[PDB]
RNA sequence: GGAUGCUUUCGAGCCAUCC
Numbered sequence: 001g002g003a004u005g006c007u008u009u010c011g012a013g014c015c016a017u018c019c
Stems, first nucleotide, its partner, number of pairs: 001019004005014003
């Protein structure tokens, strides 16, 4: 630097990890 989620009361909210 890049890439990869969860929790949903449906409004979204949370703001880490892999490489």
The PDB entry is titled "Interaction between a fluoroquinolone derivative KG022 and RNAs: effect of base pairs 3' adjacent to the bulge out residues". This is an experimental structure of RNA (RNA-C-3AU-uucg) with a sequence from Mus musculus, with 19 nucleotides shown. It was solved by solution-state NMR. Keywords: fluoroquinolone, RNA, interaction, specificity. NMR data were recorded at pH 6.5 and 288 K. The 2023 paper behind the entry is "Interaction between a fluoroquinolone derivative KG022 and RNAs: Effect of base pairs 3' adjacent to the bulged residues". The organism belongs to Mus, within Eukaryota.